[PDB]
Context: bound to proteins that are not shown
């Protein structure tokens, strides 16, 4: 320091290499068996498949007209003074409609997206913002409509039109107001473009009233309204960096890249158009293709890393598919509009309607994922002055061992080792203190009582205080009081009764904890690997016992680990898989010594940020724990800024050790082209000569009486260079061996003038490259694939024998491979020795 | 002739390395730089695509599927139409034989009713057989028996049985005789 | 109170029936070849190794020397048997020497000698000299009867051959049980156109025949060895002594030696074959015994290719005895008489041992192992095409909508002026952009397709045998071509190739 | 004397 385990299996045995397999952890899991409870979580991952039905967005009467309604309480008496009409008043109230605000939030989903989508860090002197808050100034004066409503007409419905009338905080003109727009001057400042302030003028539009108090229609409270400047909130754009697989994807781009002008936008901008130019991207991976929402985080691992992106939070994207705009502060809008499309439904056949990836639920798909539940009591949201309404957000309940955590299924005594099962050596052993029995308990369970918190409030009613008032009502704040629970009579507590209702799953050959008996007999069957089973099965099935777990236990699927089995940490390439056949050389990677300088890397300090939740540490609250809460710590390859100069990087200056050059020497089958030569083979001619030659393990085919073979001479022609010759030489490799001439490459030795790091490696590229082989034209002795014959043989498409074509040779092209091997890449330095040989050099 | 030295080319051999074999100043040791290449065996240097080639083909280069091995170095055995050496009446030297004749015997073959079975290179064949007319005898024909030719147990209990007669090749059947026994 | 023995029944008996490849036991073989191992130590990561290898020597892993080995065990050798020479004991049935005697060692006597059989001594490279590394060992010599494990026997390691035996015996399993068991008489095992092994007899003068005359060893004998005598030519028969064994018998050995004859002739060789007549055993010699007498008198006159035994008292020759056994031996097992030749040497043939080498073998070469072909299954590629989908492109058309133009038609707010005009607005119309759509030729992806290609797996399938040893033609690499298949062949390359002789070098 | 490297003769039926 808090942190890291291995095992089986290749062999007769061994070591190594090497894969396969297992023991761990995890899950939105599924399945099999089983199943008591509570707490906290989680629960369509598949079809972004189609959807019946209900509900998921309304609210405001203190903005407005109208309608309904009808208290309190008028009048005649029906002689009913309790029932009655219209000639009234008509209040508390309710509503379809106009208008305001909210329907852009909240909720769902992950299809698309490889992109400034997201993360992190920045920027906007290129931006926009309803509601909210603060400050300042205002709210003046007029007008025309329309919904509703009534009426006429057409419709199955959706609902449509014509006529007439009426409101407003609906709509419109005018008046005054600007930091907004134009022009002029001035001051200051900055990151190009520019920014801030002041002074002049010209164009110039805003608004609304409702409910109350005082009542003097004058003043005035609350709310509402308008203009301007700030704050807050929210949104927009740009940028560095990060963020995925494939080259069996190498070229892509033409508004494309830049400029000018205009248009357009909240805003800058090829954002769009016109013109000019030919630019822009890309091996630092463009383009294309495939796949994918991103993150906080989650799983695993000692770590480095690997895998994942459920639940919860942030960001993005989408709302049957595609396009578009309207309204609006905000949408190009899930439960809005228009158009197109697919699909579906209703219809009286004239014509109409719809979009669950909202919550439930249905059908379907699937191995697989829930109730068509309760309430707005809490938190949050919309509207309202408020009570309050709405809210499938949310808070709860219901279901599911799906997960985690907690507690049960009893406890004490109990040998007398009871019965009974299994085994047995027939003595006994074991299940077993287990059981029986006595005693005890009630966590749980049943019954009966008590019974929270979660609730703060808001409003209303009383006062007190503060700004304003001329003074109230009101407004802000403070203190009191009535009332508000779906869950739910649930949690929890108390009292009584009973051990009574509450244990299953897998395994027992090794890995790996746990062994015996029967049945079976390579069958039935097991199996993760090695394997097991053919009569003595600890491996198959059952039984007893045992082991591990336990309301769970096993199986399957997937991820990380073990796997150092892609090895940065942390492996290799002579023979195990692995050095390109070899050069020449581009990009890149890497690079000798000293001095000065820079601060890109490198090191160090400060500031901001890295949301919350999560992980880890601590503390606190649920009886514990899980869980919940609160602090701490952590997490950047992050950014801004200040410091250091050793190394790497950049700049400047020197050096000769590496690398080349000069000078003096050495050897060489290094290469290319011509020419000369001896031996030998084959063939042709001729002389001599006779009956075999040749060949094999032995033979035969074949050649030969037409004179073969042998021998002598001459000629023809092709190909290779005997001795030298050597772990010898040369070359990058392949390769190069008679001799001569010409052209030409490389290497080694000594020297220390000369340059002064100019070097090494080398992807892509470009050349050479044994033999065979291909094309064209030559050539053709030998040898010899194919092929023919003979032999061998069971057969013999061979080995052996006799022939024999391509080819073997040359020129020019092509091919581009070999056990192209030292199976050993290149460069560089360093690390005992002995002894040969090739080409040199120096000292005795 | 000696010493030193440069560059090669060989052998031997420390430290070190290596699974081992081995390498070892011509590293396979110790280090740094760069390149190429590997990640179990088959499938397969195959398929597809691409590029190259007149063609043959070359370069690049997977997967499904399948196995639990495939591999290296070394060890002990066994084996080889591998080798070296040593020995043996194994050759060589020599004496005498077999192979030729007749016969004895065993074996194969054939034949038979049977020619009983066993032995087959050395290491079967005068071998099991140290004695086949009957017996042996296991084979064949025929005539015969079914607790049996032979053994133990169980019931009854004995006079069983050599011996004489008859019929039969006999094995056996028929009545006597008749003699034993605790 | 019962051994024992008969009859019946049921258990049960019985098998030389099969499998020696299920086995025990026993045996052959390499081969009496010289090997096979262990403890301690040391070296190896390890399996392992060393020892046990090397130089000699030996019959030998026998011994010595050397050496990371030091020792030990089983094998070897020795202990056991027999033979070759002595000594002590003992002297009968053995021996005979004096001495007497008899046909006779026959008996009287003796234990000298031989011999017999118990116990002892002896032989160990012990001593001497050479070769040798002063060692082991080899050679030569003395002594000794014997000299170099004196000569022989028994004794047979770890292992090889699924060698032999199930018919000696035993035994797992299988098989029969009115027969695959059992009894009897007769016949097979003895056959006979033929091939082979092992032997006997010959082919003659180193001999045949006749007569005379010597010399062994080792065994057997109870109803068995059968002496002498008589009979027969004969094998044998009658009588019959002795003998349960150093006493008697079997039992006179033959070859040899000495004499006569034959004189080189298929015979005075040879003795098969057959006729006749007999003996013996056995109840019984036809199939199918041995021997004897007379006659008959075959091949064969030293044996082709090839092939066997034996290194000394051996081979060769000559007889002798025994187990089995009534009878039957040219076989087998033992005995002795006479009694050789040769071994220079390891070139060649065979077998074994050790060391080494290669290996892909370890069930261990009867090993491992390759590719066609045939069948089944699985995945994959190609394929006239067929279908579905993705992303673009070109052209055509063009909704909604915004924007722009126009606006004749309509129109409350404003202006002028009113049974009105103007402004402004709107319906309508036109235009740009534009989703969807249509048409077209291409690109890419997926599915599918008659048919087709190789690949993998699978059980004892069929054909061959390529590779592993030098794998029987070294293998492999590249290339070309041929062939059912593995593969063959050609050219060049590699060692990751075994190997007898040669030269050429390098290392210790 | 024992080991390492190069060249190079001669032999050969077939199957275990």
């Nucleotide at each position: 320091a808090u942190g890291g385990a291995g095992a089986g299996u290749u062999u007769g045995a061994u070591c190594c290499u090497g894969g396969c397999u297992c023991a761990g952890g995890a899950u939105g899991a599924a399945c099999g068996c089983u199943g008591g409870c509570g707490g906290c979580g989680u629960g369509c991952c598949u079809a972004a498949u189609a959807c019946a039905u209900g509900c998921a967005a309304g609210u405001c009467g203190a903005g407005c007209g109208a309608a309904c309604g009808g208290a309190c309480g008028a009048g005649a008496a029906g002689c009913u003074u309790g029932c009655u009409u219209c000639u009234c008043u008509g209040a508390u109230g309710u509503u379809a409609g106009c208008g305001g605000c909210g329907g852009a939030c909240g909720g769902g989903u992950g299809a698309g997206u490889a992109a400034c989508a997201c993360g992190u860090g920045g920027a906007u002197a290129a931006c926009c913002u309803a509601c909210c808050u603060a400050u300042a100034a205002g709210a003046c004066u007029g007008g025309g409509a329309u919904a509703a409503c009534u009426u006429c007409g057409g419709g199955a419905a959706a609902c449509c039109g014509g006529a007439g009338c009426u409101a407003a905080u609906a709509c419109c003109g005018g008046a005054u107001a600007a930091u907004a727009u134009u022009u002029u001057g001035a001051a200051c400042c900055g990151c190009a473009u520019g920014g801030u302030u002041c002074a002049a003028a010209a164009g110039u539009g805003a608004a609304a009233g409702a409910c109350g108090g005082u009542c003097u229609u004058g003043c005035u409270g609350u709310c509402a309204c308008u203009u301007a400047u700030a704050g807050a909130u929210g949104g927009a754009u740009c940028c560095g960096c990060g963020c995925u697989g494939c080259a069996u994807u190498a070229g892509c781009u033409a508004g494309u890249u830049g400029g000018u002008a205009a248009g357009g936008u909240a805003a800058c901008g090829g954002c769009u158009u016109a013109c000019c130019a030919a630019g822009g991207c890309a091996a630092c991976g463009a383009u294309g293709c495939a796949u994918a929402g991103c993150c906080g985080a989650c799983c695993u691992g000692a770590g480095a890393g690997g895998g994942u992106g459920a639940u919860c939070g942030g960001c993005c994207a989408c709302a049957c598919u595609g396009g578009a705009a309207c309204u609006g502060a905000g949408a190009c809008a899930c439960g809005g509009u228009c158009c197109a499309g697919a699909c579906u439904c209703c219809u009286a056949c004239g014509g109409g309607a719809g979009g669950c990836a909202g919550c439930a639920g249905u059908a379907g798909g699937g191995a697989a994922u829930c109730u068509u539940c309760c309430g707005c009591a809490a938190u949050g949201g919309g509207c309202g002055a408020a009570a309050g309404c709405c809210u499938g957000a949310c808070g709860g309940a219901g279901c599911a061992a799906c997960g985690c955590c907690g507690c049960g299924u009893g406890a004490g005594u109990g040998a007398u080792g009871a019965a009974g099962g299994u085994c047995u050596u027939c003595g006994g052993a074991u299940c077993g203190u287990a059981a029986a029995a006595c005693u005890c308990u009630g966590u749980u369970a049943u019954u009966a009582g008590g019974g929270a918190a979660g609730a703060a409030c808001a409003u209303a009613u009383g006062u007190g205080u503060a700004a304003g008032u001329a003074a109230c009502u009101g407004u802000g704040c403070a203190c009191a009081u009535c009332u508000u629970g779906a869950c739910g009579g649930u949690a929890c507590c108390u009292a009584a009764u009973c051990a009574g209702a509450a244990a299953g799953c897998c395994a027992c050959g090794g890995c790996u904890a746990a062994c015996u008996a029967c049945g079976u007999g390579c069958c039935a069957g097991c199996a993760g690997c090695c394997g097991c089973g053919g009569u003595a099965a600890u491996a198959c099935g059952u039984a007893g016992g045992u082991g591990g777990c336990a309301a769970g236990c096993g199986u399957u699927a997937u991820c990380c680990g073990g796997a150092a089995u892609u090895a940065u940490u942390g492996g290799g390439c002579g023979u195990a898989a692995a050095g390109c056949g070899c050069g020449c050389g581009u990009a890149g990677g890497c690079g000798g010594u000293u001095u000065u300088u820079u601060a890109a890397g490198u090191c160090u300090g400060a500031u901001g940020u890295g949301a919350a939740a999560g992980c880890c540490c601590a503390c606190g609250g649920c009886u514990c724990a899980a869980c919940c809460g609160u602090g701490g710590a952590g997490g950047g390859u992050c950014a801004u800024u200040g410091g250091a100069a050793a190394c790497u990087g950049g700049a400047a200056a020197a050096c000769u050790u590496g690398a080349g050059u000069g000078c003096a020497g050495a050897a060489g089958a290094g290469g290319a082209a011509a020419g000369u030569g001896g031996a030998a083979u084959u063939c042709c001619a001729u002389g001599u000569g006779u009956a075999g030659c040749g060949g094999u393990g032995a033979a035969a085919u074949g050649c030969g009486c037409a004179g073969a073979g042998a021998u002598a001479u001459g000629g023809a022609g092709g190909a290779a260079c005997a001795c030298c010759a050597g772990u010898g030489g040369c070359g990058a490799a392949g390769g190069c061996g008679a001799c001569u001439u010409u052209c030409u490459g490389g290497u080694c030795u000594g020297u220390a003038a000369c340059u002064g790091a100019c070097g090494c490696u080398g992807a892509u590229g470009u050349g050479c490259g044994a033999a065979a082989g291909c094309g064209u034209g030559g050539g053709g002795a030998u040898c010899a694939a194919a092929c023919a014959g003979g032999a061998u043989u069971a057969g013999a498409u061979a080995c052996c024998c006799u022939g024999g074509u391509a080819g073997u040779c040359c020129a020019c092209g092509c091919c581009g491979u070999a056990a192209a091997c030292g199976a050993u890449g290149a460069g560089u330095g360093c690390u005992a020795a002995g002894u040969g040989u090739u080409a040199g050099g120096g000292g005795g | 002739c000696c010493c030193c030295u440069u560059a090669g080319u060989g052998c031997u051999g420390c430290a070190g390395c290596u699974a081992a074999c081995g390498c070892a100043u011509u590293a396979a040791g110790c280090a740094c730089u760069c390149c190429g290449c590997c990640u179990g065996g088959g499938g397969a240097g195959u398929a597809c695509g691409a590029c190259c080639g007149c063609a043959a083909g070359g370069u690049u280069g997977a997967a499904a599927c399948u196995c639990a091995a495939a591999g290296g170095a070394a060890u002990u055995g066994a084996c080889g139409g591998g080798g070296a050496c040593c020995c043996g009446c194994a050759c060589a030297a020599g004496c005498g034989g077999u192979g030729g004749a007749g016969c004895a015997u065993g074996u194969g073959g054939u034949u038979u009713a049977a020619u009983u079975c066993g032995a087959a290179g050395c290491a079967a064949c005068g071998c099991g057989a140290a004695g086949a007319a009957c017996c042996u005898u296991a084979c064949c024909a025929a005539a015969u028996c079914u607790u049996g030719a032979c053994a133990u147990c169980c019931u009854u209990u004995g006079a069983c049985a050599a011996c004489u007669c008859u019929a039969g090749a006999g094995a056996u059947a028929g009545a006597g005789c008749c003699u034993u026994c605790c | 109170g019962g051994a024992c023995a008969a009859a019946g029944u049921g258990a049960c008996a019985g098998g030389u029936g099969g499998u020696g490849c299920a086995u025990g036991g026993u045996u052959g073989u390499c081969g009496u070849c010289a090997g096979c191992u262990c403890g301690u130590g040391u070296c190896g990561u390890g399996a392992g190794a060393u020892g046990u290898u090397g130089g000699g020597u030996u019959a030998a892993g026998u011994c010595c020397c050397g050496c990371a080995a030091c020792g030990a065990g089983c094998g070897c050798a020795a202990c056991c048997c027999u033979u070759a020479a002595g000594c002590u004991u003992a002297g009968u049935u053995g021996c005979c020497a004096u001495c007497a005697u008899u046909a006779a060692g026959u008996u009287g006597g003796g234990c000298a000698c031989u011999c017999u059989a118990a116990g002892u001594u002896g032989a160990c490279u012990g001593c001497c000299g050479g070769u040798g590394a002063c060692a082991a060992a080899c050679c030569g010599g003395a002594g000794g009867a014997a000299g170099g494990u004196g000569g022989g026997g028994a004794u047979g390691a770890c292992g090889u051959c699924a060698a032999a035996u199930c018919a000696u015996c035993a035994u797992g399993c299988c098989c029969c049980u009115u027969a695959u068991g059992a009894u009897u008489u007769g016949g097979g095992c003895u056959a006979c156109a033929c091939a082979c092994g092992u032997g006997c007899u010959a082919c003659a003068a180193u001999g045949g025949a006749c007569a005379a005359u010597a010399c062994a060893a080792a065994g057997g004998g109870c109803a068995g060895c059968g002496a002498a005598a008589c009979c027969g030519c004969g094998a044998g028969g009658u009588c019959a002594a002795g003998c349960a064994a150093a006493u008697c018998c079997c039992a006179u050995a033959a070859a040899g030696u000495u004499g006569u004859u034959c004189u080189c002739a298929g015979u005075u060789c040879g003795g098969a074959u057959u006729g006749u007549a007999g003996u013996c055993u056995g109840c019984a010699a036809c199939u199918c015994g041995a021997c004897u007498a007379c006659a008959u008198g075959a091949a064969g006159c030293u044996g082709g290719a090839a092939u066997c035994g034996c290194u000394a008292g051996u081979a060769a020759u000559c007889g002798u005895a025994g187990a089995u056994c009534a009878g039957c031996a040219u076989g087998c097992u033992a005995c002795g008489g006479u009694g050789a030749a040769u071994a220079c040497g390891u070139u060649c043939c065979c077998g074994g041992g050790u060391c080494u080498u290669g290996u892909a073998c370890a069930c261990a070469c009867c090993g491992c192992c390759c590719g066609u072909c045939a069948c089944a299954c699985c995945a994959c590629g190609a394929g006239a095409g067929u279908u579905u989908g993705u992303a673009a492109c070109a052209c055509c058309c063009g909704a909604a909508g915004c924007c722009g133009g126009u606006g004749g038609a309509g129109u409350a707010a404003c202006c002028u002026u009113u049974u009105a005009g103007g402004a402004g607005c709107u319906a309508g119309c036109c235009g740009u952009c534009g989703a969807a759509g249509g048409u077209g030729g291409g690109a890419c992806a997926a599915a599918u397709g008659a048919u087709u290609g190789g690949g993998g797996u699978g059980a004892a399938g069929u054909c061959g045998u390529a590779a592993c040893a030098a794998g029987g033609u070294a293998g492999c690499c590249g290339u070309a071509u041929c062939g059912g298949a593995a593969g063959g062949u050609g050219c060049g390359g590699c060692u990751g190739g075994a190997u007898c002789a040669c030269c050429u070098c390098c290392u210790u | 004397a024992a080991g390492g490297a190069g060249g190079u003769a001669a032999a050969a039926a077939u199957g275990g």